[PDB]
RNA sequence: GGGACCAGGGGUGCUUGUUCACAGGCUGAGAAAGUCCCUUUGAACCUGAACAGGGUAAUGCCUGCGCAGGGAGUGUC
Numbered sequence: 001g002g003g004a005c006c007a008g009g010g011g012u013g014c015u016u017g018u019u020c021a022c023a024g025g026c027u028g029a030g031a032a033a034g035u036c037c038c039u040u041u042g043a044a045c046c047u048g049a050a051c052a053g054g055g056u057a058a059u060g061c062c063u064g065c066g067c068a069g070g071g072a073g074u075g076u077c
Stems, first nucleotide, its partner, number of pairs: 003077003006073001007039004013026005045070003051064004
């Protein structure tokens, strides 16, 4: 290396029903949800952003932006 264990990071939008609860519909790994995802081999995620082009019922839906800028282990066996 790989595994296991420990430690840590993260998002939760759009839509309809009295929209509030609550429940359903869309994408999605995930929509306060599942240890679900990610930990420098770091687009998990955040800023730019009420961003642009496309597209959709609508939306961070797709594609750019993006050889931009940041972003949580040089842990144990």
Released in 2008, the model rests on X-ray crystallography data to a resolution of 2.25 A. Shown are 77 nucleotides from a PDB entry: RNA (TPP-specific riboswitch) from Arabidopsis thaliana. Keywords: RNA, riboswitch, TPP, thiamine analogues, antibiotics, Arabidopsis thaliana, eukaryote. An Rfam search finds the family "TPP riboswitch aptamer (THI element)" in it. About the family: Vitamin B(1) in its active form thiamin pyrophosphate (TPP) is an essential coenzyme that is synthesised by coupling of pyrimidine and thiazole moieties in bacteria. The previously detected thiamin-regulatory element, thi box was extended, resulting in a new, highly conserved RNA secondary structure, the THI element, which is widely distributed in eubacteria and also occurs in some archaea. Crystals were grown from: 12-18% 1,6-hexanediol, 0.5mM spermine, 10mM magnesium sulfate, 40mM sodium cacodylate, pH 6.8, VAPOR DIFFUSION, HANGING DROP, temperature 298K. It comes from the structure "Structural basis of thiamine pyrophosphate analogues binding to the eukaryotic riboswitch".